[PDB]
The depositors describe the entry as "GOLLD RNA nanocage (env-38)". This is an experimental structure of RNA (GOLLD RNA nanocage, nucleotides 4 to 748; GOLLD RNA nanocage, nucleotides 561 to 833), with 976 nucleotides shown. The reconstruction used 20,375 particles. It was solved by cryo-EM to 3 angstroms. The 2025 paper behind the entry is "Naturally ornate RNA-only complexes revealed by cryo-EM". It holds a match to the Rfam family "Giant, ornate, lake- and Lactobacillales-derived (GOLLD) RNA".
Context: one part of a larger RNA
């Protein structure tokens, strides 16, 4: 240098290109038990029996360890079929787990929050002070006929703003154990919106159910998501089937218990995909303003014309910020006795929004050019313009573990690889006596003697002495590692 | 529930950094000093005021020229006084020991007495005689000087003669800078002399006395 | 109340007394040889102790290993030694004092205190006595907790009864005849006397005569209903000398068979040959 521990970097561990160890296997010896050597594989989920931890005596729960066992996975041996096979069946044995620390990586997945659509109730506004009702006085009449001022005042239709209904109740099971909640998943019951047959009264189905999006909203999850006729184990609602225990002189049903089937979940396995930071192209929602300004529609309402439902014009509660009105019905879903075309998407024609190119007329900008406005022809576009915040991140370049360093930065340098607390030391050479540490030897014990390796002191050298700070060497010890959807928690004389 | 109860010998390990207190070395200045006996007194200059030239030496002498400092005969100027200008010519460096050895001035005391002579002032002995001012009729008194006599000081001073040409090796202290030949050997002793071990060239002052 | 199974604790059905009643060819496994108790040889493995070699700076340790050691019960008889404990380390004669010689077990060493003689303390060696001890070792003999009983926990209900034997049964089954058992070692001699008990005798008392092992039978005497009598059957006791003991003195063996002890039947000790 290369492989593995999810991806990127630093450090660490393990292996050597079919690229982790270890046991059985295998070789030699032995009658047996065993002894000496020794190469290699793997995926997990359910039960049973003891021990330990459990204030003070005794009696319990939950956890922490050691053994045994079902199914599955993996390796090896023997006996039979294939050898033109490296596959299949049957019977035994062994194993059932190893890869740290630090800084980053989530358009994934889960929960929460927020639109629209249909039906229905109340209030307000417009048509309108309209229609209609009541009615002093006056005029005319000669014995009645017209109806004013004033007062009261809708229905229907159209439009807008706020509400309500699109479900409710009970049982079982799951989320580590014991009690309260929440969530998920099944089973049963009730109400009657809608629909069908009827003039009505009533009768039947006793239809459960309108509903999308979120990289640019919020909170969680470091490893996660998707897929699987050939992927394992366990739990488990309702119905059905097969047995058992009891009760009776005797039999059957209901109730009780067990097994099989398994709607829906919890851990694992195969295959595929994503996965470090900054600068910066490309590609995109939300919020606010221009702004309902200019325009286009609208139940109705004025003023006129004409053939006695045709045209022009005034006003209006309100709507529209990008779609609208008619066909062909391609594609995807519903409905009916059948069609028509009911919904979404696609496509053709017309209108409307936003723009480019080519011609013509007029006006304005002091004047001339230029530009704007109007009309015509051929294309494009689905609203347009401005401001703020935010998401995505091609190529290239520079970076890419944590901490520390000067008055302030860049470059650069130093220490560490899970993290602390103490003990003894830290400049050489020489040395007549004495003292002392450690080891050996001698002495019956005590007191001592004899040797090896050092220290104190003294002399010489390092100019010397004292205090503070940093650094280095050799040893003695201590601590840490974990499954919640929210809260609480052993209990008996 | 928190501490203590362990960290033997011999090997291994920066004589690092900073501050403070001491010691020593080098340079400069100042103050003191004798490494060949004791005692007493000493240890300044360099051919001479200063510069140059020449001559001569046994200490530093002589001649010539220029300049400086001090004192000045004389001349000029100034009405007196007080001043000013020029200048002949003279004067001008100094240390120590030994020996010998004066004078002037000043200070204290003195300016009598006796004999001859009537008084003066004349003579003799004696250092003892005169002058200015002042007070009395005279003799005389007071005050200030000249000259002279005696004693003690001045003085072991000035001058003269002979000898020397001498503050050395080093030590202490103050102000800055710095850190080991800042050590050894040798000599009677010291070093600005020598360098791993013994052998070269300087120094230990002048006069008198013992 | 009784029976069966399992566990635990105790026990001798052929005399008394005393002491006892574990293993199975030997550490463990295999092969071979030999027996009158369990012995010998070879190989593998386990436990304990180790000459020596290697490793480790000293000390403290680590690895391998020649070679040794390693199952046990009872009775009778015989019978030591070491160590430790208490006491002792003198006295007399020759010689002026030393230390030399003789008798005696009494002679030396380390440390400490005085000028010397000596004193104190700790040992070696030696002498006397009591313990250790009826201990260790040696020799001889045996190869022995049996038949059964009691109690606790579950289950269950009559051969859970009879006959026979000296006695018991895991032996036999309507009635008598087969095969097992009642353990090992030592001791229990003679003469005289005492105490207790049985039978006979004695009118009561006072006395006299003969005797004493164990297991059964014939037989005898009591206890229970129907209170006062009685007991076919059933139960207890007697028969079965409950001293073959105790004390004093004294003696002894090489063993079988047979005879006594010994009776209604069976049997041990002892004695005689």
């Nucleotide at each position: 240098u290369g492989g593995c521990c999810g991806c990127c970097u630093a450090u660490g561990g393990u292996c050597g290109u079919c690229a982790a160890a270890u046991a059985a296997a295998c070789u030699a010896c032995g009658a047996a038990a065993g002894u000496a050597g020794g190469a290699u594989a793997a995926a997990g989920u359910g039960g049973a029996a003891u021990a330990g931890u459990a204030a003070g005596g005794u009696u319990u729960a939950g956890c922490u360890a050691u053994u045994c066992u079902g199914c599955g996975g993996u390796u090896u041996c023997a006996u039979c079929u294939u050898g033109u096979a490296a596959a299949g069946a049957u019977g035994g044995a062994g194993c059932u787990u190893g890869a740290g620390u630090a800084g980053g990586c989530a358009a994934g997945u889960g929960a929460g929050a927020u639109a629209u659509c249909a039906a229905u109730u109340u209030u307000u506004c417009u048509u309108a002070g309209u229609a209609u009702g009541u009615g002093a006085g006056g005029g005319u009449a000669a014995c009645a006929c017209u109806u004013u001022a004033g007062c009261a005042g809708a229905g229907g239709a159209g439009a807008a703003a706020a509400g309500u209904u699109g479900a409710c109740u009970g049982g079982g099971u799951c989320u580590u154990u014991g009690c309260a909640g929440a969530g998920a998943u099944u089973c049963a019951g009730u109400u009657g919106a809608g629909u069908u047959c009827g003039g009505a009264a009533g009768a039947g189905c006793a239809a459960u159910a309108a509903g999308a999006a979120u990289a640019a909203c919020u909170c969680a999850u470091a490893g996660a998501a998707u897929u699987c006729a050939a992927u394992g184990c366990g739990a488990g609602a309702g119905g059905u089937a097969g047995g058992g225990a009891a009760c009776u002189a005797a039999u059957c049903c209901c109730u009780c218990c067990c097994u099989a089937u398994a709607a829906u979940c919890g851990c694992g396995g195969u295959a595929u995909u994503c996965a470090a930071u900054a600068u910066g192209a490309u590609a995109g929602u939300u919020u606010a303003c221009u702004u309902a300004a200019c325009a286009u529609c609208a139940a109705a309402u004025u003023g006129g014309g004409g053939a006695a439902a045709c045209c022009c014009u005034u006003u209006a509660a309100g709507a529209u910020a990008a779609g609208a009105u008619a066909g062909u019905g391609u594609a995807c879903g519903g409905g009916u006795g059948g069609u028509g075309c009911c919904g979404u998407u696609a496509u053709u024609a017309u209108c409307c929004u936003u723009u480019g190119a080519u011609a013509g007329a007029g006006u304005g900008u002091a004047c001339c050019a230029g530009c704007a406005c109007c009309u015509a022809u051929c294309g494009a576009u689905g609203a347009a313009g401005u401001a703020a915040a935010c998401u995505u991140g091609g190529a290239a370049u520079a970076u890419g573990g944590u901490g520390g360093u000067a008055g302030g930065g860049a470059u650069a340098c130093c220490a560490c690889a899970u993290c602390g607390g103490g003990u003894a030391g830290u400049u050489a050479a020489g040395u007549a006596u004495u003292c002392u540490g450690u080891c050996g030897u001698u002495c019956a014990a005590a007191a001592g003697g004899c040797g090896g390796c050092g220290g104190a002191g003294c002399u010489u050298g390092u100019g010397a002495u004292a205090g503070a700070c940093c650094g280095c060497u050799a040893c003695c010890u201590g601590a840490a590692a974990c499954c919640a959807c929210u809260g609480c928690a052993a209990a008996a004389c | 529930a928190a501490a203590a109860u362990a960290a033997g010998a011999a090997a291994a390990a920066g004589u690092g950094u900073c501050u403070a207190u001491c010691a020593g070395u080098u340079u400069u200045g100042a103050c003191c000093g004798a490494a060949a006996g004791g005692u007493g007194u000493c240890u300044a200059c360099a051919u001479a005021g200063u510069a140059a030239u020449g001559a001569g030496u046994u200490g530093u002498u002589c001649a010539u020229u220029g300049c400086c400092a001090c004192a000045a005969a004389c001349a000029c100027u100034c009405u007196c006084a007080a001043g000013g200008u020029g200048a002949a010519u003279g004067u001008g460096a100094u240390u120590c020991u030994u020996u010998c050895g004066a004078a002037a001035g000043g200070u204290u005391u003195c300016u009598a007495a006796c004999a001859c002579c009537g008084c003066a002032a004349g003579u003799g002995u004696g250092a003892a005689u005169c002058u200015g001012c002042u007070c009395g009729g005279c003799a005389g008194g007071g005050u200030a000087g000249a000259a002279g006599a005696a004693a003690a000081u001045a003085a072991g001073u000035a001058a003269g003669a002979a000898g020397a040409g001498a503050g050395u090796a080093g030590g202490u202290u103050a102000a800055a800078a710095c850190u080991c030949a800042a050590a050894g050997a040798g000599u009677g002793g010291u070093u600005c002399a020598c360098u791993u071990a013994a052998a070269u060239a300087a120094c230990c002052g002048a006069c008198a006395u013992u | 109340a009784g029976u069966u199974u399992u566990g635990a604790c105790c026990g001798a059905a052929a005399g008394g007394u005393g002491u006892c009643u574990a293993c199975a060819u030997a550490g463990u496994a295999a092969u071979g040889a030999g027996u009158u108790g369990u012995u010998c040889a070879u190989u593998g493995c386990c436990a304990c102790a180790a000459a020596c070699a290697c490793u480790c700076u000293c000390a403290a340790g680590g690895u391998g290993a020649a070679u040794g050691u390693g199952a046990u019960u009872c009775u009778u008889u015989c019978g030591a030694a070491a160590g430790g404990u208490u006491u002792c380390u003198a006295a007399c004669a020759c010689c002026g004092c030393a230390a030399g010689u003789g008798u005696g077990a009494a002679u030396c060493u380390g440390c400490u205190c005085g000028g010397c003689a000596g004193g104190g303390u700790a040992g070696a060696a030696g002498a006397a006595a009591a313990u250790a001890a009826g201990u260790a070792a040696g020799a001889a003999g045996a190869g022995a907790g049996u038949a059964g009983g009691u109690u606790a926990a579950a289950a269950c209900u009559c051969a859970a009864a009879g006959a026979g034997u000296g006695g018991u049964u895991c032996a036999c089954u309507u009635a008598a005849a087969u095969a097992a058992c009642c353990g090992a070692c030592a001791u229990u001699g003679g003469u005289u006397g005492u105490u207790a008990c049985a039978u006979c005798u004695c009118a009561a008392a006072a006395g006299g005569a003969u005797g004493u092992g164990g297991a059964a039978a014939c037989a005898a005497a009591g206890g229970g209903a129907a209170u006062a009598g009685a007991u076919a059957a059933u139960c207890c006791u007697u028969u079965u000398a409950a001293a073959g003991a105790c004390a004093a003195c004294u003696a002894c063996a090489a063993u079988a068979u047979g005879g006594u002890g010994u009776a209604u039947u069976c049997u041990c000790a002892g004695c005689c040959u």